[PDB]
Context: bound to proteins that are not shown
RNA sequence: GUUAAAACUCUUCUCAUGCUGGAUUCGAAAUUAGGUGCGCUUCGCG
RNA sequence: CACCUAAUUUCGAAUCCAGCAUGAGAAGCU
Numbered sequence: 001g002u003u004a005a006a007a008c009u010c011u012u013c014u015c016a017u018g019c020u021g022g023a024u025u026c027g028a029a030a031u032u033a034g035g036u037g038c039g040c041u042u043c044g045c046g
Numbered sequence: 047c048a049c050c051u052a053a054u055u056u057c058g059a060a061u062c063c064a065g066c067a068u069g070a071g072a073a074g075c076u
Base pairs, nucleotide, nucleotide: 010074011073012072013071015069016068017067018066019065021063022062023061024060025059027057028056029055031053033051034050035049036048037047
Other pairs, nucleotide, nucleotide, family: 015016cHS030054cWW045046cWS
């Protein structure tokens, strides 16, 4: 001790644009601010 | 003028939808 050795498929370029978690469903159904407590005590229509 | 009370119970779920459309190219160095 290879027609070898050396030399980067590199650089440029946004998966962006369009689309409303909207529609339906009443916190209402039940429970009496009730219970207790005397406008009474004194005043002579002389 | 006082005085008592001011609590308690049920429900708290169900349904539709989840699709499309567009563009896939061109430059220089080399």

Solved structure of RNA from a metagenome, 76 nucleotides shown. Method: cryo-electron microscopy, resolution 3.07 angstrom. The entry became public in 2024. Among the 3 different proteins in the entry, which are not shown, are protein structure. The work is reported in "Structural basis for the activity of the type VII CRISPR-Cas system" (Yang et al., Nature, 2024). The PDB entry is titled "Cryo-EM structure of CTR-bound type VII CRISPR-Cas complex at post-state II". The sample was in a buffer at pH 7.5.